[PDB]
Context: bound to proteins that are not shown
RNA sequence: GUAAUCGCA
DNA sequence: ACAACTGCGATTAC
DNA sequence: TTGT
Numbered sequence: 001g002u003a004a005u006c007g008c009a
Numbered sequence: 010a011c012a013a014c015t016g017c018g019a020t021t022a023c
Numbered sequence: 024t025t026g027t
Base pairs, nucleotide, nucleotide: 001023002022003021004020005019006018007017008016009015010027011026012025013024
């Protein structure tokens, strides 16, 4: 710099 | 063919 | 999917 995944309220 | 919440933060994988 |  983009994805995946989870969380947050 | 088109669109279906708003943002934030963490990780690993490229 | 759900509907447009």

Shown are 27 nucleotides from a PDB entry: RNA, together with DNA.
Released in 2024, the model rests on cryo-EM data to a resolution of 2.8 angstrom.
Keywords: TRANSCRIPTION, PEP, PAP.
Among the 18 different proteins in the entry, which are not shown, are PAP1(pTAC3), Protein PLASTID TRANSCRIPTIONALLY ACTIVE 10-like and Protein PLASTID TRANSCRIPTIONALLY ACTIVE 7-like isoform X1.
The work is reported in "Cryo-EM structures of the plant plastid-encoded RNA polymerase" (Wu et al., Cell, 2024).
The depositors describe the entry as "The cryo-EM structure of the Nicotiana tabacum PEP-PAP-TEC2".